[PDB]
Context: bound to proteins that are not shown
RNA sequence: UUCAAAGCGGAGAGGUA
DNA sequence: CGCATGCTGCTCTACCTCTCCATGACGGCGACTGCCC
DNA sequence: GGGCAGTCGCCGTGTACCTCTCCTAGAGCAGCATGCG
Repeated sequence: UUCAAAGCGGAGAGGUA
C1' cells in the first nucleotide's frame, strides 16, 4: 500500500391506475 | 443397582416409467391420410 | 396418378407499480432417553 460486506433466482395468490 | 432399544439430527448422492393428470378458447397455417375416381 | 375433405399440431393473445407465502426425495450413520429384572 489492499476492500468490502450487502445483494441476490423461481412459482402461486391478490390489489392500484 | 445397571443393561438393552427407538427416535432425531446430519450427510451424501442421483433420475428412469407408468393408470396420465386432461378431456369447457379461438383463429390461422402447414403437413399427413383415407377415399374416389 | 390427381384431387381432394378431413384432421393433427404449432404459433399467438396491454403496460407500469405494490403486498403476502413457499422452495428435492430416499438411504446411511451416530448419539441420547426409557422399562425391566
Annotation
An RNA, together with DNA: 91 nucleotides with solved positions. It was solved by electron microscopy to 2.94 angstroms. The reconstruction used 176,309 particles. The entry is indexed under Transcription regulation RNAP NusG cryo-EM, TRANSCRIPTION. Entry title: Cyanobacterial RNAP-EC.